[PDB]
An RNA from Bacteria abnormis: 959 nucleotides with solved positions. The structure was determined by cryo-electron microscopy at 3.11 A resolution and released in 2024. The depositors describe the entry as "Acinetobacter phage AP205".

Context: one part of a larger RNA
RNA sequence: UUUCCUCACCGCUAUGGCUGAAAUCCCACAGACUCUCUCUUCUUUUCUCGAUGCGUUGGGUUACCUCGGAUCGCUUAUUAAAGAUUUUAAACGUCGUCGCUUCUUUUUAAAUAAAGCGCAUCAACGUAUCCGUAAUAAGCUCGGGGUGUCUUUCGCAGAAAGAAGAUCACAAAUUGUAUCUAAGUACGAUCGUAAGAUCGCAUCUGCCCGUAAGCCUGCAAUUAUUGUAAAAUUGCGGCAACGGAAAGAAAAGGCCUUAAAAGCCCUAGAUAAAAUGCGUGUUCGAGAGGAAAAGAAAAUGAUACGUGAAUUUGCCACUCAGGCAGCCUCACUAUGGCUUUCUUUUCGGUACGAGAUCAUGCCGCUUUAUUAUCAAUCUCAGGACGUAUUGGACGUAAUUGCCAACUCGACUUCUGAAUUUAUGACAUCGCGGGACUUUGUUGCUAAAGCAAUCAACAUUGGAAUUCCUUUGGAAUGGAAUCUUGAUCAAGAAAACUUGGUUUCUCAACCGAGACACAAUGUGAUGGUUAAAUCAAAAUUGUCACCCGAAAACAACAUCGGGAAGACUCUUUCAGUUAAUCCAUUUACAACAGCUUGGGAGCUGUUGACAUUGUCCUUCGUCGUCGACUGGUUUGUCAACUUUGGUGACGUCAUCGCAGGGUUUACUGGCGGUUACUCAGAUGAUUCUGGGGCAACUGCUAGUUGGCGCUUUGAUGAUAAAAAGGUAUUCCACUUAAAGAAUAUCCCCUCAGCUAUGGUGAUCGUCGACAUUAACUUCUACACCCGUCAGGUCAUUGACCCGCGGCUGUGCGGGGGGCUUGCUUUCUCCCCCAAACUUAACCUUUUCCGGUAUCUUGACGCCAUGAGUUUAUCAUGGAAUCGAUCUCGUUUAAAGAUCAGUCGAGCUACUUGACAAUUUUCUGCGCACCCAUCCCGGGUGGCGCCCAAAGUGAGGAAAA
Numbered sequence: 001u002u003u004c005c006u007c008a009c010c011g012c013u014a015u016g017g018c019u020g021a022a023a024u025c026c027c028a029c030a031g032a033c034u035c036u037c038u039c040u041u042c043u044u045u046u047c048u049c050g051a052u053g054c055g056u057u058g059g060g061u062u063a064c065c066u067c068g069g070a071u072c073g074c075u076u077a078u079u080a081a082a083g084a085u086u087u088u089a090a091a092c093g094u095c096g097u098c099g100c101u102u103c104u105u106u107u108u109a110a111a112u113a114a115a116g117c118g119c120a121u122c123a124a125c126g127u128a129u130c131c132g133u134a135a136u137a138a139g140c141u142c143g144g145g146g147u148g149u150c151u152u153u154c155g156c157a158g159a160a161a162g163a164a165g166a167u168c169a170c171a172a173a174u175u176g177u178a179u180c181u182a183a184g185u186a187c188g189a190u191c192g193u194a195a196g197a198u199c200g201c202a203u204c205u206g207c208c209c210g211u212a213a214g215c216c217u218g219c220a221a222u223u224a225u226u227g228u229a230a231a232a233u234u235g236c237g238g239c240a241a242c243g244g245a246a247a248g249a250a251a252a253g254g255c256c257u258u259a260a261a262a263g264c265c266c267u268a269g270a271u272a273a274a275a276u277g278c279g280u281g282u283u284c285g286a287g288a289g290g291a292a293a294a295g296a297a298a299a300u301g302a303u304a305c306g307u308g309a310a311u312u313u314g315c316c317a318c319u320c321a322g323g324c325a326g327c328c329u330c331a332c333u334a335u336g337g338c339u340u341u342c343u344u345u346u347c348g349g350u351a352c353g354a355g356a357u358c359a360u361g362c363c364g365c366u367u368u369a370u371u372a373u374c375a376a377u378c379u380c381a382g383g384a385c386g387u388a389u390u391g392g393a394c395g396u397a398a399u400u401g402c403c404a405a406c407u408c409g410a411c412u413u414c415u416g417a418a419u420u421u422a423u424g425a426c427a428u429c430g431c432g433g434g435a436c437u438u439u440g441u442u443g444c445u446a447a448a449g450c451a452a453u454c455a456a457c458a459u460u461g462g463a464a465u466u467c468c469u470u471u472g473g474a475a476u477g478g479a480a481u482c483u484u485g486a487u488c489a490a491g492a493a494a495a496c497u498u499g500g501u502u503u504c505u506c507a508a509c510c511g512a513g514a515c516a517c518a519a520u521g522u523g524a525u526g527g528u529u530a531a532a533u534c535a536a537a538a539u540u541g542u543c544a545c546c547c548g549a550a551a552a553c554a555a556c557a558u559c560g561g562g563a564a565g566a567c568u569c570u571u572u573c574a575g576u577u578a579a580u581c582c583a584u585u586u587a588c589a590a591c592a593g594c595u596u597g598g599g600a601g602c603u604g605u606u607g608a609c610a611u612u613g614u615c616c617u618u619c620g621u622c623g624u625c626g627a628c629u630g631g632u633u634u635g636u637c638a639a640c641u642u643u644g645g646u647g648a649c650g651u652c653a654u655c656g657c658a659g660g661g662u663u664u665a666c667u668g669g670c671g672g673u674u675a676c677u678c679a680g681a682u683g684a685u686u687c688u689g690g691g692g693c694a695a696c697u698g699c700u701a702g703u704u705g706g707c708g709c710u711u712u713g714a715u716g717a718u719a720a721a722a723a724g725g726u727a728u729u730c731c732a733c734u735u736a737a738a739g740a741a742u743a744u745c746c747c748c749u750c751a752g753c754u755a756u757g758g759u760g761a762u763c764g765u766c767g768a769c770a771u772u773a774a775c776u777u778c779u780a781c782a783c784c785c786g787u788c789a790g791g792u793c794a795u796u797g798a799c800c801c802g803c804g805g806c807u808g809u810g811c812g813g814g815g816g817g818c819u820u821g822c823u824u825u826c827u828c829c830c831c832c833a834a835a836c837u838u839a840a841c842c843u844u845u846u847c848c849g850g851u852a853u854c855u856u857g858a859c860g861c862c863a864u865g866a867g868u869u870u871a872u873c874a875u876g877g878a879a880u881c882g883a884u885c886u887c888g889u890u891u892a893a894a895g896a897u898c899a900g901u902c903g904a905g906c907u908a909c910u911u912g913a914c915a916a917u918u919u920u921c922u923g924c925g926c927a928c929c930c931a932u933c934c935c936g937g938g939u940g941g942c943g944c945c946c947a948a949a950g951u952g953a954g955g956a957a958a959a
Stems, first nucleotide, its partner, number of pairs: 006021003009017002038166009052157004059151002064146006073140008083130003091127004097120001098118005105111002177272006185202001187200005203249003208244004214239003218236006253265003278361004282355004290347009300337001302335003306332004312326005362433004372423002375420003379417006385409002391403002394401001439455002441452004460583004470575005477570003481566003486501006503514004516542005522535004545562005579586001588607008610621002613619001623769006630763004637757002639754001644750002647748001651717006658710002661707003665703010676691006724745007779810004784805004790800004812832003816829002843959006849910004854905006861877006882898005916951005923944004927939004
C1' cells in the first nucleotide's frame, strides 16, 4: 500500500523516545429493524481497504485464447513528383581539404589562433513535403472480448437489518360513551395583532413563651478618657421574620369530619369504529361482600386506688405472740379512649355472586376367521342358607344366645365360564349426523359515521386417433463457403445489400447528461491557412468501413444511407402405439384331496399359452446332438482381376528469363612501402628534402570477358504400379555400369468383378444318445525294407513321418513278483488276437551226516501197589495218528500229554516216494450284500465232490 504522507502519543516538520497494521475500520461497530436469534437459504448496507482471497463490469494487460487493422503507429524498397512548392543531383543546405590576405597569444622555427575570400570533392549525406501526400510486397506493432488476476471496483467469505425454510418457543386501549391529565383554581404585574403567553402572590387578628438583629439617632444603665461615643458591655422595644399550646377568621368550586385533615362530581385539554354468564342438570337475589349505625361478648391502659386475700419493711411490744402504718403482688367493680368477635338495617355486585363451596359434552355398532355340533373330564365365578372367625357386661363367659360385615363354611340348589378325539361354509369397508363461501384487505372522519380502490384456477387428462390449421427438425440459409462488420432478421437463396444491438448514469424537462484519432479550407486565445487549444465542426482515411442527423457524439452507437473479392448446387428430411390403453383390470383359468377352517399354502389332473408328440405353461420340433464348404446356393467380409473419373499441385529432369555476388583482363585518376644517387644538418654515424632507375601493395572509375548461388516461366514423367529403381552374387575383363541369377516397391479413391479364402441355409455319409450311426477286423513300439503324399540333407542318392512286413515286445487282456522318488504308489519280466523263448551236456572211489535191525549203560514221564509218609522201591505203558482224561440229555482232539532223552559198539543201507503238500477249473450247499429285495448279480466269504498243473539230504577229496 498498491494514489500517497506512515498513522495513531510528544516534538513547528523530519531525523527522533515507544507499541498494532499494511491507508484507521482482515478480529469487527453502526444509521436503516417488525426475524423464527440451533442451523440453512434469499435481499440491502457497511466492510474486509476495497486484492487477505476470489470473479469482475477490462483500465493499465500478468499471460493465454480469439477477432480485426495500417503495413502511413514504425521500418525495409518502389511508383505516383500528378494538384502546389526550395527541391524530387547540373542546384539547394550544413561542409574538411587547397591556396591567398589580414589578426589574438605564446613569443618557439613560427604555431592558421581567428576571420574573409575563389576552388572541387559538395570529405559526408538529404532532396521531398503538403492529400491521414497516396498506394505498392514484406515484417514489426496496435485495439475489443473471456480466463489466470499484479491494480481499481463492487459483492461474497465478516458484521448489522429485513424475509423464508428442516427444528424448540414468544407479542392487548374500550365497558354502558370510555380512557387520561389538575380535588380545583383565584388575584396583581408584564409582554403580546386577535388569540394567547410569562412572572409574582394566595392568608389574618389578639396573647404568652422562645428564637432570629437587617433597620429603627433603636431606648435606658454602667465603664478609663473624651472635642465628636453605645468606644465597649448589660436589660428592654417595634417593623420586616419563625415556631409552639391555644382563642377566633379566611381560602380551596362546593360538600359533607375538624379551627385546620380524607373521599364525591362539574370543570380545562387530548384520543377513540369497541362487550354480554358455553349449554344443561341443585337452590337462592343475597344478613356473606366493602362502608355506616346499634346491641351483646372478649381485650387494652389510667382513674375511683376503691374492696378482699397475700408479701415485705418500720413502730408499740415481743417467743415478731399479737396489732398498727407503709411497699408490692394477686382477684373484682364502673368509667376517657381504643381494639377484636357475634347479631340486625341500608347502600353497591343480579347473565354477576352466594349455600351446596357440585357433574357432563361426540353418538351406533359392524369387517380385519371364528363359531357350533359331538363324547369325556375337571376347576373357578355369581345367588339363596348359616356365619367358620373376630369385637361387644344386653345376663353371662368368651369365641356363649344375640348384635356386623369382608370373609369363611353347608361341595346343599340354580346359572355362566374351562380342556381334549372327529366334523364343517365364513371375512378382510367406516359410513351418517358433522366443512366453507365474495376471500385476502383498506381509507377518511368533514370525532363517534361511510365506502371501496389492489390481487386470487379448469374440464375429464395423458399416451395418443381426445390440441396437432398436415406437423416438426435443419433454415433467409444450408450442403462448402472463405477472405471479410460481430449476432439475429429481411431483401436476394451463393455471392451482395439492408435493418435491431454492439456505452454508462440520472430526471423539472423534447425524458435528461456525457460518447475516438489524424489533416485540409476558416475565425478566436500569441499569431493566423490550419498548426498547442476552442468553435463554425465544410470535407476525407483509420480503430467491430465511412458520411452526416435532433439537445450528444459522430464509426457502429437515439437515426438514415452506400459498398469489397475467389467458390458447384439448392431448400432438405422424417412423422406412431398388444387387445387401444393408462389415471380404473381378464396379464391365466379350473377341478379333487390335505393342512380340523378358509382369504392362506401343498400335492395330483385338464384347458388356454405355437406345440394333449410329451406336459399343467417340461423336452424334441415327430428322431436329436455335432462333424465332413464334403456338394450346392445365397448375403457378407478378404485378395486379384479390367478400363473408366482420380491428383502434381508433391518431386525429379530439361530449357529460357531475371536478381545480386565473384574473377583484374585492359584503360584513366589516386596512395603507400622497400633499395640507390644528389643537397643540407652531422660524424663513431644518423636524420631530412629531390629524383627516377626496379619491385611490392592498395583505392576509385569506365570497359570487356569468365565463375557461384538465388528467383520466375514452360515442358515430360512423377497419386501408386508396370516400365523402371533398389539390394546381393557371378563373369578374364568388373568392385560396378556390359552379360547373367535372386529378392523387393498399385487399392487413398468411386468402380465391375474373378475356377482363390470367411457366413447362413440346402443334400449325402458318419460317432454318441432315444437310435443304430458302436460292441468285426485289433493296434502300436525299437532298427531296417518297400510303399514314401510331405519335409530335411546332398544333383543322383540317403532318413523318417502315414501304412504293412524281415525280428522282439504288450502297456489291448491275463500271470505273479519288484523297484525307481516311492507309496495319500510307481517301473520291469512271460503268455494270450499277430509274432513267439521253452532238448541235454559225466560217472566212479573214499570220508563226514541220516535211517534200521542187534548187544549194553544212564536219565526222564504216566498209571498202579506197598511203605517211611520221615518218600523210596516193585510191576506194567508210552501209538504203526493208538491210549488216557471230559460239562457229556447227541457226538466229535473240541483240548491236552503219553510224541520219551542222552548215549557206547559192531553193522547194512542211504532207492529222497507218502489217500503228503500248494495252486487252479467246474459243480453243489451255506453265509453276506445289492437288487427289481420276483428275478438276477457280486463276495465265488466259507465248506464239500470231481478234474487239471506244480513241490521233496548234503558236504569234502581223487580220476
Notes: Taxonomically the source falls in Bacteria Latreille et al. 1825 (Eukaryota, Opisthokonta, Metazoa, Ecdysozoa). The reconstruction used 150,000 particles.